18S rRNA from Leishmania donovani: 1814 nucleotides with solved positions. Rfam match: Eukaryotic small subunit ribosomal RNA. For this family Rfam cites "Crystal structure of the ribosome at 5.5 A resolution" (Yusupov et al., Science, 2001). Gene Ontology terms of the family: structural constituent of ribosome and ribosome. Entry title: CryoEM structure of the Leishmania donovani 80S ribosome at 2.9 Angstrom resolution. The entry is indexed under ribosome, Leishmania donovani.

Context: bound to proteins that are not shown
RNA sequence: GAUCUGGUUGAUUCUGCCAGUAGUCAUAUGCUUGUUUCAAGGACUUAGCCAUGCAUGCCUCAGAAUCACUGCAUUUGCAGGAAUCUGCGCAUGGCUCAUUACAUCAGACGUAAUCUGCCGCAAAAAUCUUGCGGUUUCCGCAAAAUUGGAUAACUUGGCGAAACGCCAAGCUAAUACAUGAACCAACCGGGUGUUCUCCA
RNA sequence: GUGAGACGCCCAGCGAAUGAAUGACAGUAAAACCAAUGCCUUCACUGGCAGUAACACCCAGCAGUGUUGACUCAAUUCAUUCCGUGCGAAAGCCGGCUUGUUCCGGCGUCUUUUGACGAACAACUGCCCUAUCAGCUGGUGAUGGCCGUGUAGUGGACUGCCAUGGCGUUGACGGGAGCGGGGGAUUAGGGUUCGAUUCCGGAGAGGGAGCCUGAGAAAUAGCUACCACUUCUACGGAGGGCAGCAGGCGCGCAAAUUGCCCAAUGUCAAAACAAAACGAUGAGGCAGCGAAAAGAAAUAGAG
RNA sequence: CAUUUCAAUGGGGGAUAUUUAAACCCAUCCAAUAUCGAGUAACAAUUGGAGGACAAGUCUGGUGCCAGCACCCGCGGUAAUUCCAGCUCCAAAAGCGUAUAUUAAUGCUGUUGCUGUUAAAGGGUUCGUAGUUGAACUGUGGGCUGUGCAG
RNA sequence: UUCCUG
RNA sequence: GUCCCGUCCAUGUCGGAUUUGGUGACCCAGGCCCUUGCAGCCCGUGAACAUUCAAAGAAACAAGAAACACGGGAGUGGUUCCU
RNA sequence: GGGCGUCCGUG
RNA sequence: UUUUACUGUGACUAAAGAAGCGUGACUAAAGCAGUCAUUUGACUUGAAUUAGAAAGCAUGGGAUAACAAAGGAGCAGCCUCUAGGCUACCGUUUCGGCUUUUGUUGGUUUUAAAGGUCUAUUGGAGAUUAUGGAGC
RNA sequence: ACGGCCUCUAGGAAUGAAGGAGGGUAGUUCGGGGGAGAACGUACUGGGGCGUCAGAGGUGAAAUUCUUAGACCGCACCAAGACGAACUACAGCGAAGGCAUUCUUCAAGGAUACCUUCCUCAAUCAAGAACCAAAGUGUGGAGAUCGAAGAUGAUUAGAGACCAUUGUAGUCCACACUG
RNA sequence: CAAACGAUGACACCCAUGAAUUGGGGAUC
RNA sequence: UCUAUUCG
RNA sequence: CACGGGAAUAUCCUCAGCAC
RNA sequence: ACGCGAAAGCUUUGAGGUUACAGUCUCAGGGGGGAGUACGUUCGCAAGAGUGAAACUUAAAGAAAUUGACGGAAUGGCACCACAAGACGUGGAGCGUGCGGUUUAAUUUGACUCAACACGGGGAACUUUACCAGAUCCGGACAGGAUGAGGAUUGACAGAUUGAGUGUUCUUUCUCGAUUCCCUGAAUGGUGGUGCAUGGCCGCUUUUGGUCGGUGGAGUGAUUUGUUUGGUUGAUUCCGUCAACGGACGAGAUCCAAGCUGCCCAGUAGAAUUCAGAAU
RNA sequence: AAUUCUUCUCUGCGGGAUUCCUUUGUAAUUGCACAAGGUGAAAUUUUGGGCAACAGCAGGUCUGUGAUGCUCCUCAAUGUUCUGGGCGACACGCGCACUACAAUGUCAGUGAGAACAAGAAAAACGAC
RNA sequence: AACCUACUUGAUCAAAAGAGUGGGGAAACCCCG
RNA sequence: UCACAUAGACUCACUUGGGACCGAGGAUUGCAAUUAUUGGUCGCGCAACGAGGAAUGUCUCGUAGGCGCAGCUCAUCAAACUGUGCCGAUUACGUCCCUGCCAUUUGUACACACCGCCCGUCGUUGUUUCCGAUGAUGGUGCAAUACAGGUGAUCGGACAGG
RNA sequence: CCCGAAAGUUCACCGAUAUUUCUUCAAUAGAGGAAGCAAAAGUCGUAACAAGGUAGCUGUAGGUGAACCUGCAGCUGGAUCAUUU
Repeated sequence: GAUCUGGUUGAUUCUGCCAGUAGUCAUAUGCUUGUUUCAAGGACUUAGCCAUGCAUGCCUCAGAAUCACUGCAUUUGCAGGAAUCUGCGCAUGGCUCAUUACAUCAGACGUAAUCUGCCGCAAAAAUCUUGCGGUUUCCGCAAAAUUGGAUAACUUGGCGAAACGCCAAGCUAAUACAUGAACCAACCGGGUGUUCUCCA
Repeated sequence: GUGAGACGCCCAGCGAAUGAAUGACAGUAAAACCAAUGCCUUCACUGGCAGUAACACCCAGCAGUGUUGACUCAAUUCAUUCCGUGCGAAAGCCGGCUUGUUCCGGCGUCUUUUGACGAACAACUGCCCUAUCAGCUGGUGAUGGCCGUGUAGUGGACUGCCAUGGCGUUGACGGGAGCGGGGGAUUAGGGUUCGAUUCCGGAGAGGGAGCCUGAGAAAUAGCUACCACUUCUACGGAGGGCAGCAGGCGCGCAAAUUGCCCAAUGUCAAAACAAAACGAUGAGGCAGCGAAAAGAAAUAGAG
Repeated sequence: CAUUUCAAUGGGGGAUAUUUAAACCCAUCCAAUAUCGAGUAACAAUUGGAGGACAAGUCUGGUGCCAGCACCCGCGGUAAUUCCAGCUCCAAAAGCGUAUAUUAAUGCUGUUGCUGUUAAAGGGUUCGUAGUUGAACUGUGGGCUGUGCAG
Repeated sequence: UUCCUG
Repeated sequence: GUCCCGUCCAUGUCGGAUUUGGUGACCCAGGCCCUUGCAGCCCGUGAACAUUCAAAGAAACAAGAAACACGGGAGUGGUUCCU
Repeated sequence: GGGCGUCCGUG
Repeated sequence: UUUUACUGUGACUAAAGAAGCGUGACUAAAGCAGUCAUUUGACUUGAAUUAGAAAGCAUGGGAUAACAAAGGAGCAGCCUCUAGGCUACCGUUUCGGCUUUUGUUGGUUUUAAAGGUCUAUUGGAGAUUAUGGAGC
Repeated sequence: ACGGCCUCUAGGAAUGAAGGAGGGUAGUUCGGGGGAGAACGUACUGGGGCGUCAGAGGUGAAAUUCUUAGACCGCACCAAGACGAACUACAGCGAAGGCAUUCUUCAAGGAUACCUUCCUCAAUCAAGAACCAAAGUGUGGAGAUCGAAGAUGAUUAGAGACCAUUGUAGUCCACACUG
Repeated sequence: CAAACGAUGACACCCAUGAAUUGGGGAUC
Repeated sequence: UCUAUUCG
Repeated sequence: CACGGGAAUAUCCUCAGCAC
Repeated sequence: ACGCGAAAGCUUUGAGGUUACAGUCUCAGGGGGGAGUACGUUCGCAAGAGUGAAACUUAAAGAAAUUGACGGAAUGGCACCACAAGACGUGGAGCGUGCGGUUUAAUUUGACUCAACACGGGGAACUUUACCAGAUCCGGACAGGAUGAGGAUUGACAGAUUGAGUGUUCUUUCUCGAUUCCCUGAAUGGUGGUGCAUGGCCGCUUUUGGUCGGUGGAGUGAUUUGUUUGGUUGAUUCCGUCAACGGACGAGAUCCAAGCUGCCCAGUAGAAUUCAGAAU
Repeated sequence: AAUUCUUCUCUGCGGGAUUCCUUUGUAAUUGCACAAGGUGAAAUUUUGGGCAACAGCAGGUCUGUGAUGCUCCUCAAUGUUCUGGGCGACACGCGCACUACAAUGUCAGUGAGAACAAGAAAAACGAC
Repeated sequence: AACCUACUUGAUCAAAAGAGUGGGGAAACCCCG
Repeated sequence: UCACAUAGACUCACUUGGGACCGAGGAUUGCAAUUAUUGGUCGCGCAACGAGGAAUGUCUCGUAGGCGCAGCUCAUCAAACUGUGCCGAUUACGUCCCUGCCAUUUGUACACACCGCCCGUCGUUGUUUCCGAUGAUGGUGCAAUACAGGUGAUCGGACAGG
Repeated sequence: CCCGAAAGUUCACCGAUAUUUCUUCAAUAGAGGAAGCAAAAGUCGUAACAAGGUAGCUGUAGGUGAACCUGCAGCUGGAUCAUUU
C1' cells in the first nucleotide's frame, strides 16, 4: 500500500510553514562494475555555422544502335551493348520544431463549390488521304495508305584560367515533333428546291 | 389545301460556349357543337362512335419513364458557334505461327467518361497564463447588398456603387509561454503535470520575396533577385545553402562511426529470375560507441 | 572456528561448426574414434551511512567553536554517540550517492474536500446590473382467482 | 365482525 | 377470567365475601375466499364518468393518434400487393 | 368490398 | 404543433500505448505466434475482447430539471339529416388561368357535383339556469 | 307573489393565496429615527450695576498669571456661543455613521391588527450609485468653552513631554470636497 | 484613510430552560 | 381556572 | 365630561425587537 | 440543555444541527518579513484613497491554555538579621589582620552583596610551607636483560670541595658483608591543576511553615483537586466548611542545659551544739 | 577536742505546667481560642538551645584524610629533607571589613583601703 | 621526672627572674575587675 | 566593674587624661630571637586625638551595655574565637511605612525568570532594489521614400521560315 | 507575298532590400538621493510588556535627536462583566 515523521514551549494543545522519503523512457554529474537479453541517444543553449564523402534514378521478349566498341559469324547478319534522344519519377522518403490561439489539431460533418497524372471498369463509325495516268495545280481509273524535315550522340574546328561554363559547321533515328487516312460503315435528325410525281 | 412521295442542296461525331426545350403526374364523372384527323360502315365524306399507346410504308413497341433528401445536375433534341488554346488506327513495338491481303496473342498511346489513391476549400464542439491589457474593427474592407472580375472552384478574395453594420465582462483587442493530437509520469478516487521525439496532422529548408515545369511545387541536393555570411580566379570572372546520414567548429550542465549492406521492409522504374547480363536506394537494415531507462542473474555449493 | 577434501560450474580459451548478405552477438559444444581449464574462487563488490527524523557504536585513536560535518534540528570551545581516521555493524547492491525540474507526500488550492470571533482571512453600511439559486399544484387505476400478512 | 369462553 | 352492577353484612372513614350474579365490561381462541387493508401470482378492463351492442367493441361514439385521416398516381408492388 | 407497401397534395 | 439536459440501448470511430484472452520464447521484460501427428499435412490452426473527455448519430424511458409561450374579456369553433335560393374559380398591367367524359387534338357551350352564401328544420349536445337576468 | 306588456341581451368557469415578496386600511398606534421654525433651561466666560478690602489662582510642593487702577468672593440682571445634567438602564430608534429640553410643523419607518389586494413579482451579488464618525481641505459666518502648533513656569541627569497659567488652527453653523 | 468591532457577510430552516424587558394585539367584562 | 387592584 | 366608553397595573397567551 | 471548539468559549440573538463532510449567493486568506512599499493607472484643491508586485531576507512568527517568576496591582498576615522609640558605637587619627593594591627572587593561596574580608579553626618564622634562593635523597616495588677476581655497592677520617667538622662531591687508602647499583618497562609520591568531572562534609535558598504521594473527581492536555472561603495560632496549628477520602514528611512532640521540688548521699560537701583553752 | 545532723552542696530517677479556675470579660448559641487578672519558682511554644522536610545553587572544599576520575611532574623532582637561609608581616599616611584604646570631675586620673563569683584545665614511653 | 599550683626562702635592698621543699589523675583549692 | 569619704592628690587644661613612636639596660621560653613577650625598669609625651559628614550595625529581661575570668593555638605570644560568671539599664508589649518573608487574588509580550524582555535614530561594514539631469543598445510592427527581380499587357523584330 | 520568333521599349500588379520616422517589448550605464535586509562585543536614550511607572491601541492632523509626544472621535484586545427597584 486512502499511512506519515523531526523543528516554535519550562512543559501543553493548536495554526502553520520549513526539512525529511517515494517515484520519473527526467536530464546532468561523481565513485563503481563480471556475464547476458532490448533500448534512448545534438530536442532544450543557436531554426548557429559547416571542410569532405555519400544521400534517387529507372530499360524489358516488347521507344530510338553503323560507337571508326567488345564477342562469335557461310546468315545478311544475331548476340552483348557506352553514351544519347524519348517515356515515367525526383511534389515521396528523411530531418527539424522557428513560426502559430476562432490558425493549427482532435472527434464529427461537407464540397450540389472544385482540380485529380499513375491505377480499375469502361467508351470510340467528326475527317476526300494515298498512288498512276492524264489534265485546268482537275476530272477520271485504282485501294493493305510505301508521309514529311530536324535534332542529339558522333565527326571537324574549337573558345575559356576555370566553371553540374559555352560557340560554329557536317551526319543520322523516333512511341520526339509535324502532317494525315476516301469505301469498307449503320441508325437518328433540323432547314430547305420556283425540283417532278401524284389527289383533293 | 394543316396535302404525300421521291430527289436535289446546306447542316447533322465526343468535348467546350451561349441561347431555347425536356429533366413527369396527384383536388371530379358525363355531352355536343364546330373544323381537322383517326377508325368502323357504305357506294360515295355515306352514316356513325364500336375498336383504342404512338407513329403517314421500308423498325406495325429500337426508350411515353436518368439520379438524389433536394439540383440551373446526368442525358437528350433545336439554333449559332470552337480556327489552337481539345480529339490518330501512336501511319508505334515483339511475340506466336499450323498460316497470308479480316490468322492469333501482350504491350504502347490520344480524346471522352467514372470509380480509386489524392489535392484544396469551409468550418459543428473543445483547448494554457495574464485587466498593472476594456474596448476592438471601417483612409486604403471593417459586417452585409448588387452587377462583375479573378480562381480548379465558393467567398470582400478583389474592382465600382449602396447600406451601417460586425465582435466584446460568457474576457473581444493586446501581451506572455507555446507545433496540435494519439499518448507518457504519477495517482484509492478526484486530480496535477509532461508531450521537440517513432504514428497521424501542420510548417520550414540561412533570411525574406518571385516564378518556371508539371496531374500535383509558391519545390530549395529546381531556377531569378536582394540581405547577411562565405569559396575558388590567370583580376576578366565563376560559385555555395547538412533542420538528409556520417563527421568538423561553436555553444553549452548535456548527446555515438567521416563504419558495412541493400540480405530484409518499402519506394520510384522502361523493371521477375536466371542465363556472357545480380538498377539506385546514408529511406531502411546490421554492427561500433552507449550504467538514459527496462528483463533475466554470477561472485560459491556439499559433509 | 579449527581444518581436511568430494564434487559442480561459466568468466575466459576454442571448434567439424551454427549465426549472418559478410562479420558479430546468442544458442550448442569439451568427444562422436580423437580437444581447455578456477582455490587465499589473486577469477579478491561497490556506493553512502552508524545522535534524532531513519536501520546501524554511551568502541579506540587525533582535533580543541580550530578544521570540518549538518537537507532540517543541531555537533566541534580538552574525557566529541555527529568532524578526521581505524575497527565494528547497517541499507541497497551491479549498482549507489549528489544537483535541478516534476508527481505523490499536500484536505498546504480543497468539485469530491480547506479556512476566515481571538492564529492569515467578512468589504464601513445600503441600493444593484451581468451571473448564480429559486416555493406548492394537474399524479395513491381498478375489479376477479388462488395463495402469504395486519387490523 | 359472526360465534364460542368464563 | 376481569371490572361494572348488585346482594349480605354494614363498617362513622383503609374489611369483605355472595351466586345466576350481570345479551353489560373483557378477554385467549376458530382451514367464517363475511372483514380491510397488504405481499406475491395468474389473469380482465374504453379503464374514472358517460356512451354502443349489430356474431363478439363491428359501426357510430369517448379517448388517443402527423409513426395520423383526407383525397389522389400505374412511370408505386421483381408484369398492380393481400383477402 | 375492405387491407398493407410507395409517392404526392391538403388539414 | 414540440424540443433539450439526464438516463438505457445502439450505431459511428487509426495502429502503437493502456486493460485483457490464449500461448512454458528455458523464465522474465517481450512476441503473435505456434502446436501436433507423422512425414511427403493436420488443426478449417490461432492472431479473442474492453475502455478511450466533449461534440456529433439513431432510438427507448419520462422522475427531476431547462428552453419557449402565456399573464387569463389581451377570448372564442357546438355537431348533424335534408330541402330551396343565389353564386365561378384563380389571377391582373388587360386577356391572362381552367376537371374528368363525349374516338382523338384545337375552338365554342351547356348540364352537374364542389365550395361558398342566403333562407328552411332533422337529431343531439353544451365546462355553468333564456321559461333566465335587466328595465316598464 | 304573480302576470302581461314594452324594453335591453354572451358572459361565471377561474388551481391555490407560500408561518416567500409588493401593495391597502386602522389605532391621529410606537420611538433620544430624519428636516424645518419658535422658544426654554442652569452652567463656563465676559460686562456693567450693587457691596466689601487684601489677597487670589494653581500644585505633590511651587512658580508663570490676576490684584488697593479693587481681583477673589455675593446678589440681581444683560450679551454672545456651545450644551441638553439628574431621570439614563446590560432601555428604545436608525442600513450603518449616528441619535437626549419643549412646542409647532413636513415627508417617512418598523411592529401589530385583518376571512382586504395582488399572484412568483424573489435571495445574494463583479461592474455601477448613494450614505459614512473624528480629524482634515475650500469660500462665508461664528467665536463662549476646550485646545494640535506656539509661548511661559515647574519636574528632570536631560524633559518642547506627563503637571500648571496660556494660546493659534480647530471645536459650532451653511454650502462644497475627502471616504 | 477608524479597534467603521460582535474583530462574527447576507437570506432560509431545525433546535430545551429560568426569571426579565420594549412595541402591538387577544382573553379575563 | 385565570376577574383582579389604584386614579375619576 | 373634557386630548378620556379613559390611564396604568395583575394573571395568561401571542407576534415582533435588544439581551441574562 | 444538546452540540461544537486547539482552548478561551458559543447556544431558539450559534462559533450547534460538518469526515455521518452537499439549503443558496457572495467577499477575503495561503509561514513571518520586505509592504500596503515600488512602478503603472484611475480618483482628489491638497492631505490622501482604490488597485498592488518583485528582488531579497528568515525558521519560525502567531493563538489559547498551564505551572513558575516578577509588578512603582490588591488582599489578609509575620519578622528587631524589618521599621518605629532608641540604647550602645561602627564611618574618618592611636593600634591589633583580614582583604585589595604597589613592591620583591618570594611577598604561596582559597573565598568578593546578603551566605569574604578576627574566615580557612591563620597567634607562626626555621618547622609547619605550599612561594623564593641553592643543596641532599630514591622513596626506584616487580624481572622479562649486556662486565659476578681487588664486585655495579653501602657507609666513611683527614685533605680539599662547598654555605655547611654534612661527606654530596675530588684525592687517599679501607669499611663494604649485595637488599643495593647499571639498562629497559612499570611505577610510586605530591599542599599539581580542574569544586566546571566526583563522593563526603558545609553554607545558602529559608526563621519561615512548607512539601509528597495512592485510589477517586474535573481537564484532549500540561496540570489540577486533596493542600479551601472564613475564625484562631509561631505553626498546612486547630475547629468548621468541604469532590474528595484515607496516608507520608516538616511543625509539634522526643531531646540538652537553666529555674522551684521529691528520694538516695557524703571522709575529695558543710552546717548545729555542748566541754575545756587562747582574745573582755 | 567529743558530739548529732542534712539548712546550705553532691547526683541518678522522679514531681511540677496544664489553658486550671475567675472575670456574665473580647469574640461567640457550636467551635478553636484571646485577654486582663488568680494560684505558683515558673504563666503561655516556662526559658536558652540541639534537631529539622522536599526541591535546588555549577555556592565552598581536589590545603582534612590510602576519598577519589583525569593528566602534569618522576631523580642536578612540582617527591622528601627536625636541610640550610629568606618570604608569607614589607611602608605611596593608598581604599575598605571586624576588633582593642579611649579623650570625663558620672571613678575622673592614681594612691591606698573593704568586700566577693563560675563554668575550665592540669601528666609522658618501650628511658633511670 | 618533662603539668600545674600552694609555702618560704631570692630579701641588708629594685621589678619580672633564680632555686628548695609540699599533693594533685582532679570536689587542690575561693581573695578578678 | 563596685564599694571608700579614706576629710588622700590633682585641678577651665591636650592637662596629675592617648599609651604611639623612641633609643639605653636587664630577666625570661629555646636549636635559633637580629625588637617572640614583659607587674621590667625609665627617657620619649610636643603622635593623632577633643562626641564624631553622609552613610551603617543588633536584641526587648537578667537583655543591651559595662566588667572580668578561664579554654582553645601553646616551647614562647590574645586587641581572635568558645564558655562561664559579676554590674545592669532606658523603648516600644506596637505597625507594615521602610527592608524582606509567607498565602491568596490579579496582570504579563519574562523564563539562566525584571540585574528579565525590548524599541527606534545615529556611526561602521556588506548587500538587494527604487527614484535620478544625462547616456546607450538590440528585437518586433505599421508607414513613408527609393526600388532588385518577376508575372501579365504593350509595342519591337534582329534572324527564320510557307 | 504570309508567317514564328531573340534583344529591347512602356505601363500595371506581386515585392525582396536599404534608409528615415514612429510606436512596442527586452536589456542597460548614471553624480546624487531614499528604502530594506544582515553582521559587530559600538553611541544615545526608554517607547512597549506590571496600572511598564502618563493604561495600551485604531483613525486623523501638527510637532520633535530617537524611540515617540500632543489634540479630536473611536475601541477593550482594560486596570471595571456590578450598587437611586
Background
It was solved by cryo-electron microscopy to 2.9 A. Among the 71 different proteins in the entry, which are not shown, are uS8, uS4 and eL19.